[PDB]
Context: one part of a larger RNA, bound to proteins that are not shown
Molecule: 25S rRNA (3068-MER), nucleotides 2437 to 3504
Organism: Entamoeba histolytica HM-1:IMSS
RNA sequence: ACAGUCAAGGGAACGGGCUUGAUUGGAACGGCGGGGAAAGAAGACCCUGUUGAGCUUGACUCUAAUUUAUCAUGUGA
RNA sequence: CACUCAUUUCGUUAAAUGUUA
RNA sequence: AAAAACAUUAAAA
RNA sequence: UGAAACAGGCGAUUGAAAGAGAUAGACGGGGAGUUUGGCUGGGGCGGCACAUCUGUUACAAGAUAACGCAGGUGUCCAAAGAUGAACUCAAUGAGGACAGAAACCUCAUGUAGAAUAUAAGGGUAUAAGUUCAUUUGAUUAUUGAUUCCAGUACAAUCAAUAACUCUGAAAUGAUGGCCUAACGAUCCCUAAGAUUUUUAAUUAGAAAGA
RNA sequence: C
RNA sequence: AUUUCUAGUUAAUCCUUUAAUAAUAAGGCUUGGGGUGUCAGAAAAGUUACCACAGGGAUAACUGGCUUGUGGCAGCCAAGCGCUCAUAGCGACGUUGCUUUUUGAUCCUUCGAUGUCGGCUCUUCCUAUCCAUUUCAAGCAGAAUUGAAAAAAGGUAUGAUUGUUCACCAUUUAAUAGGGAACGUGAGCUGGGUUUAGACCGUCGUGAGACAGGUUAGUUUUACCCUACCGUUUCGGUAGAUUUUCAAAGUAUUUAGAUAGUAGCACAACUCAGUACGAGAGGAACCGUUGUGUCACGCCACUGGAUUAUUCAAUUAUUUGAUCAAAUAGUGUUGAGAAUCUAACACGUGUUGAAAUAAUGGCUGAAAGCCUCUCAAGCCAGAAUUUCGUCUAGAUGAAUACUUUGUCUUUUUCUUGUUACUUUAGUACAAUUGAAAAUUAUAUACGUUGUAUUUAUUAUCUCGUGUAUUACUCUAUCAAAAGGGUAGUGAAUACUGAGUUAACAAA
RNA sequence: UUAAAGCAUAACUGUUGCUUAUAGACGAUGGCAUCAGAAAUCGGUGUUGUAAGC
RNA sequence: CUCUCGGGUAUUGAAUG
Numbered sequence: 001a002c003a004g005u006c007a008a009g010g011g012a013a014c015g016g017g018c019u020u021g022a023u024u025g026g027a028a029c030g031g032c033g034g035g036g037a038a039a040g041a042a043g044a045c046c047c048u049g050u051u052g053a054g055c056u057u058g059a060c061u062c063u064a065a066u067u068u069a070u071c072a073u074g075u076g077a
Numbered sequence: 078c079a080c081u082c083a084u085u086u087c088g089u090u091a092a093a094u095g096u097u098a
Numbered sequence: 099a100a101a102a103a104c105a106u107u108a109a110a111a
Numbered sequence: 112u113g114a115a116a117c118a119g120g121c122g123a124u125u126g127a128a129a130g131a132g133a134u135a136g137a138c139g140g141g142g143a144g145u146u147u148g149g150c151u152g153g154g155g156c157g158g159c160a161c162a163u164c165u166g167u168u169a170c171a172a173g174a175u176a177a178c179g180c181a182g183g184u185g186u187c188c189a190a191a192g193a194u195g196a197a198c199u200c201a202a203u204g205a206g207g208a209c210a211g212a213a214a215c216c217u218c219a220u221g222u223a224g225a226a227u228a229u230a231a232g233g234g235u236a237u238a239a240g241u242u243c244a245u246u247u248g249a250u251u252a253u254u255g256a257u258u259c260c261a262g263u264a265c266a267a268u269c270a271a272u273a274a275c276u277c278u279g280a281a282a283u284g285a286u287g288g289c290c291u292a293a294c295g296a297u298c299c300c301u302a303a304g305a306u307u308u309u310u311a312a313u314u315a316g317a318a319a320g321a
Numbered sequence: 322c
Numbered sequence: 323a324u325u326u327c328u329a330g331u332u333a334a335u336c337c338u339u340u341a342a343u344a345a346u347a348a349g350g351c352u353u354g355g356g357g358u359g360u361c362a363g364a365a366a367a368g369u370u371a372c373c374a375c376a377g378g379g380a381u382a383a384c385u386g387g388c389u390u391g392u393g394g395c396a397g398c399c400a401a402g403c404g405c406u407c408a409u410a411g412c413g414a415c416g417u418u419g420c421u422u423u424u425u426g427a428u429c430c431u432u433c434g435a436u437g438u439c440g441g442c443u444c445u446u447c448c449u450a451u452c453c454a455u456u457u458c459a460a461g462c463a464g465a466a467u468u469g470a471a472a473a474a475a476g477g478u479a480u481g482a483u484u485g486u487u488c489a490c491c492a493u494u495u496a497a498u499a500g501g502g503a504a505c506g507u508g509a510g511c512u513g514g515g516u517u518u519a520g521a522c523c524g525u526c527g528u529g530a531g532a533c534a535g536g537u538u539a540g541u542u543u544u545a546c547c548c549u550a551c552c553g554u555u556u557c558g559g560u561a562g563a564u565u566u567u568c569a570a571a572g573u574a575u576u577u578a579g580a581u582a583g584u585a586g587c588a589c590a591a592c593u594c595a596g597u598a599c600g601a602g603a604g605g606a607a608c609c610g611u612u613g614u615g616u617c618a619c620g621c622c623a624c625u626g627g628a629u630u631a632u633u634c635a636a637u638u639a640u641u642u643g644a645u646c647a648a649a650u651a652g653u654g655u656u657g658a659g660a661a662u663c664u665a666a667c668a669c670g671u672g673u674u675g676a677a678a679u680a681a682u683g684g685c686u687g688a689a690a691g692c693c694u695c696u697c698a699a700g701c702c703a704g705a706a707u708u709u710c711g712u713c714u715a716g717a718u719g720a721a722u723a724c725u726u727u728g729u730c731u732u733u734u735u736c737u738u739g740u741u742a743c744u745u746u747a748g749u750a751c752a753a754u755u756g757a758a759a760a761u762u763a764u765a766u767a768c769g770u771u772g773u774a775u776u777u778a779u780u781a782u783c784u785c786g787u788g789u790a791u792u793a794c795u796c797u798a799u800c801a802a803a804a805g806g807g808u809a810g811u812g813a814a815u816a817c818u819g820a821g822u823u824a825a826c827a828a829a
Numbered sequence: 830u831u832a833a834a835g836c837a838u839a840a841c842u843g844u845u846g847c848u849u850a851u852a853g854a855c856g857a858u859g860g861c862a863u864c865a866g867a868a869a870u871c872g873g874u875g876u877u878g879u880a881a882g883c
Numbered sequence: 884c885u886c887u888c889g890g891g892u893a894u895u896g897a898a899u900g
Base pairs, nucleotide, nucleotide: 002016005022006021007020008019009018025557026556027555028554029553030552031551034549035548036547038544039543046378047377048376049375051374052373053370054369055368056367059145060144061143062142063141066137067136068135069134070133071132074080075079076078087122088121094118095117096116097115110112148161149159150158157178162184163183164182165181166180167179186228187288188287192246193245194244195243196242197241198240200224202220203219204218205217206216207215226235227234229293231291232290233289250274251273252272253271254270255269256268257267258266263362276285277284299356300355301354302353303352304351309334310333311332314329315328316327317326336350337349338348339347386430389426391425393421394420395419396418397417398416402412403411439514440512441511442510444506445503446502447501448500449499452477453476455472456471457470458469459468460467479493480492481491483489520538521537522536523535524533525532526531568728569727570726571725572724573723574722575721576720577719581715582714583713586616587615588614589613590612591611592610599604617672618671619670620669625665626664627663628662633658634657635656636655637654638651639650640649641648642647675710676709677708678707682703683702684701685700730748739841740840741839742838743835744834745833746832747831781823783821784820788817789816790815791814792813794812796810797809798808799807800806845862846861847860849859875892877890
C1' cells in the first nucleotide's frame, strides 16, 4: 500500500495475509478504549561524518585597542 | 639650558595685553 | 565688606 | 578734546616636547579563522593488536583471524668487524699447607648438558666458544637477481665484474656483526664528488685547400 | 688572384 | 683566407645565470645526513544540559529472540547428624537436570520514534500450594506442628516511613503464597522517580563547564476509521412425509434445547466436653443446631440519603403606592418534604439432590503351589473433583390456531412485506422399490468358499380361462407416531399358449 | 427438465394513534385501538402546618 | 385568640368512580 476473526509453526527471532488447524450471515446503530508494534515529527538520547555553530582557554595561526624605540630639520647657548 | 615661531588645550561681546606718560 | 536702590541716548570748550 | 599715546602679539597655556603617520619589539580570547588521529564485542577510560621480530593457535607446500597465548625492538660494538694460529667448554669423580660446601693446582670422564651483547627459535667442537697476533673490506665503481610486492618505492638477502687493500705458508676468506627485528618519500636545508679527458694561442715539421 |  | 695530423710549450677546464667575459653569489647533476613512531610521512585544545545538520538499527539505553555463567527450583550416591539408628527430618565429598520470575553475555528486529519507572484500575493465565477439601508418613499420646500426594473451581487484607519495586515495622486474618501476560496495562489515569531549558550546595576544572551526587520549580495532544469486546436493529433462511383424521407453505402463540457460560464459599458460637488422650500440665473431633462476613442475583415493604413535585412554611435584599398576591438574586437561603432512584446505610434467595472418580485405603485373585489393592483380568470406599440435576444465553427444530394449496418451476409484477392469487405455455399420470439379533475363545455340527451400492424383469402390442401368491395399488372399516388386521378391487407373476409388428426416421 | 408475463380479490403483517406503558439512546419490546382513548370533577391516599376578610 | 385537623399541593412514573 491492499485491507481487516483467531491459536500454534516457521519467518528479519511478537502475522491481517504464508502452513496446519479453530471457525465464518449480508448491511450496520450506540458505546468502548485490547490491537492496527494507530496518528502527529527524515530520533532531540547514542554513534558515525575528515558537517557546523554558541561559549572557554599560553590549543594553532593572526588582529583592533594599549605600550616602547627610531625617522620625520623652529631659533640662540 | 633660554626663547617662540610651528604644535597642543582653552576664553571671550577676540572689550584696556605690553611699554611709556 | 554698614544699606537686595539708580547708573545708558554727555555737558562744555 | 572731553574719554592720553605707541606696539606690527585678540588674551592666555603648552612647546620644539607631545599628538597623528611609517617601521620594529612587547602585550593583547577584547576579537577573527580553524583544529581537536585511528582500531575498538556501542562510545569513553584502558590498551596498541598502528612500523616491527620469535615460539604457538596453524590445519606436515604457500597463504593464514580474534582487544588469542608467552615474550621482544627504536638499542649495543675500534671490537663484540676481517683473518691466522693454538686450545676446549658446563658439570662430575679422585688427589694437594693454610683451604673449609665455594679461592688455586693435577689427572680422568665429559655431544655441548657452556659460551656466543640482547627476546625467542634455529646454527656452531681441531668452531661460529676461549686465548694470542696482525689489521680496517664497516672502502670506491658497474651490473643481474631474491624477499616484502601492485611483481611500485624504501628496506633487506645474494651472485658477479673492475680497482685498492687486510690476513695467511697457501688454498681460500673479507663490500660489517652466526641467522631471523633493530627503522623513513616529495619539497626545504646541509655536506661530499665531477683534474683519467677535451679545447684554444704560439713555436718546429708535413699533407690536402678559391 |  | 682557412682547416688537418705530429712533438714541445703556456693557459683553461662538471653544466647554467640567455649581448660578451671576469672573482663573489646563486642554480643544476650523483650520493649521504637533518624526519615525519598516526612509522608510504597534515602543522592542531576543550566544552555544549542552549545546541544544529546529513545519516545508522553497520551501533548503545527498553521489549522480544539464542545462551543460563549468575539468580531460582528439583534430583542421584551415601561419609556422617539425628540418645542406639545412613535415608522420621537432614545430608558433606562428588555429580545430573529444569526455569526465564535476577543479573550478565550478544547486537538479530526497531534511529523518516514501538511514549521510557512506580502506583491506582481490571481481566486472564501458570503451580514450584499460603488457606480451605481428600489422603499417607513422623523422633504423630492429646494439642500444636513437620515431610509428601490428589487438586489451580474459590480466597489471599488494613496501615506508619519511602517515588520507590524492594525493605522494615504495627495490626487483623482461615491465609494474609510465589509469578506471567511488550519487566500486562499513559488517544486508561497520575506525574511522586528519572530525563531538556531557571536556581542553590558539595567535590572536580585556570575556564567554559562535569558529576549512576543532593535540593527546588518545571505544557502529559488526537478516536468520529477497521477489528476485538459490550449491548442493539434489519433482511434472508436448512428436503424429503403423502392414512384429507393426511402432507406442504405463510402468520401467531405454546414450547425445544446442539452448543457456550456457570456460583457460592469461608468463619464463628452452642452441644459434643473440660470428655477422648495424658502422671500432670493441658486438650480435641464426627453428627446436630444457631449466626456472621464476603461474592452473585435481585428488590422498595420497613430504616436512611438525594430532591427543580423551585410541593408547603419561614425569612434577607430589590421592585410592584399600601394589603393581598407575587417576581427577581441563572435553584436567593433555610426547615419539613411526597414521588422516583437508591444503600458499601434497608432486606430476600444461592444449607441443593444423584452417579462416577483422582491421590489413597481396601476386597477377590493370579503371575510366582506361598504372598500380593492389579507395571494382570474383575470390584468397593473415597475430594473445595467430574458428569447429570438446577440457573442464564442460544442453533437446526416440534406442536397447535387461522389462511390456503394438493405434479412441478423460473422470469416479470402488486404490496410496508408475505402467502394465497392472475395469464400464456411446457410437463407427470396407481400398482413387483432396501431389515434377523447376538457373539467373535462365537453350545454341538458346518466354515457353508471366490465381487457391497450404482447394477439382476425374455423387445412391443393383441388374443385366451380359472386358480393361487404378493413388505404391490386403491377403496371401506377397526386401528396406528405399525414395512398392522379385516373385506373388496385392480396390477404383476406361475400354471401357459398363440399371433402381429419392427428395416430409414423419432423415441 | 420448466419457461415467459401480472395485481382483481382474501387472510395476515408493517406503518400510524394513545405527545402509550411493566420498555426504552434510536430501533426494538409490552399493552389498547370505538364497549377505544383523553380530560377535568368527586372520593380515597399523602406532604406542609392552621390560609385570605373580619 | 375564634372561625380553622384550616388553606395549598397531590402523578408528573400513585389508586377509584